Solved structure of RNA (vRNA; mRNA), 43 nucleotides shown. The PDB entry is titled "Bat Influenza A polymerase stuttering complex using 44-mer vRNA template with intact oligo(U) sequence".
Context: bound to proteins that are not shown
RNA sequence: AGUAGUAACAAGA
RNA sequence: UUUUUUCCGUCUC
RNA sequence: UUCUGCU
RNA sequence: ACGGAAAAAA
Numbered sequence: 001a002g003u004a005g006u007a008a009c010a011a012g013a
Numbered sequence: 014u015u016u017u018u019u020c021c022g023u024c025u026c
Numbered sequence: 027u028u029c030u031g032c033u
Numbered sequence: 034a035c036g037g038a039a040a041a042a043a
Stems, first nucleotide, its partner, number of pairs: 002009002015043001016041008
């Protein structure tokens, strides 16, 4: 960037 | 993966 | 373990 | 009696 939406993924229970 | 109902399956890293 | 096949 | 799936209500 993107998915996505009251919060996460986007590797390291 | 908090409560009720319907359906299926059955002993095993 | 090197597997991804819907006429 | 164990396990799984779907739905409903918070």
Wandzik et al. published it in Cell in 2020: "A Structure-Based Model for the Complete Transcription Cycle of Influenza Polymerase". The structure was determined by electron microscopy at 3.04 A resolution and released in 2020. The entry also models magnesium ions. Protein in the same entry: Polymerase acidic protein, RNA-directed RNA polymerase catalytic subunit and Polymerase basic protein 2.